[PDB]
Order: sequence, then structure tokens, then C1' cells
RNA sequence: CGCGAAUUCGCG
RNA sequence: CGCGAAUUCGCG
Repeated sequence: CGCGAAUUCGCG
Repeated sequence: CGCGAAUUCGCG
């Protein structure tokens, strides 16, 4: 970094 | 849920 899961934040 | 930040977990 990609895909998936969670959580906090911002936006939609 | 999508995008961006962060940490963690799994796979790459």
C1' cells in the first nucleotide's frame, strides 16, 4: 500500500 | 456505507 474486520475523528 | 487520518487484527 491492496482486500476484509473493529474503533476514535473529520467530511459526505 | 464512501472518502481522508489514526491504532489494532487477519490475508496479500